[PDB]
RNA sequence: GCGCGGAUAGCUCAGUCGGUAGAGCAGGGGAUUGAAAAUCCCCGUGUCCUUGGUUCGAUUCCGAGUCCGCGCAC
Numbered sequence: 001g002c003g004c005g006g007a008u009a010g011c012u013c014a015g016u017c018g019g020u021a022g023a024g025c026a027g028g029g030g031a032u033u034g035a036a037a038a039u040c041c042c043c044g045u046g047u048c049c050u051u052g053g054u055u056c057g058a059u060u061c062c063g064a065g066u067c068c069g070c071g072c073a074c
Stems, first nucleotide, its partner, number of pairs: 001072007010025004019056001027043005049065005
């Protein structure tokens, strides 16, 4: 350099022809405890990688860029 497929919360992931993203874990608060852990209650507001566009409405569709993985140009 060229193909194909990816990128979502601190981390691991979910996400039906476009209709307004939500679990688990970490973490914070309460109860509890001498103080903890575990358990029970509460906290799920993320430019959905960045950007422009279509649309009343975009994680989803279109353009551009970046980075990641696979297999082809040194």
Solved structure of RNA (tRNAphe) with a sequence from Escherichia coli K-12, 74 nucleotides shown. Ions in the entry include magnesium and manganese(II). Protein in the same entry: tRNA-dihydrouridine synthase C. It holds a match to the Rfam family "tRNA". The family has 954 seed sequences and 5,335,975 matches in Rfam 15.1. The family is grouped with related families in Rfam's "tRNA clan". It is annotated as a transfer RNA. Keywords: tRNA modification, oxidoreductase. The work is reported in "Major reorientation of tRNA substrates defines specificity of dihydrouridine synthases" (Byrne et al., Proc.Natl.Acad.Sci.USA, 2015). Released in 2015, the model rests on X-ray crystallography data to a resolution of 2.1 angstroms. It is bound to flavin mononucleotide (FMN). Crystals were grown from: 11% w/v PEG 6K, 100 mM HEPES, 200 mM MgCl2, 10 mM MnCl2,.